[PDB]
Context: bound to proteins that are not shown
RNA sequence: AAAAAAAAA
RNA sequence: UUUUUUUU
Numbered sequence: 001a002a003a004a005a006a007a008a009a
Numbered sequence: 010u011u012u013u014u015u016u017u
Base pairs, nucleotide, nucleotide: 001015002014003013004012005011006010
Other pairs, nucleotide, nucleotide, family: none
């Protein structure tokens, strides 16, 4: 940097 | 952004 499960008035 | 993992 990223992907996966969760949040995001 | 938290949790688990690779990549540089």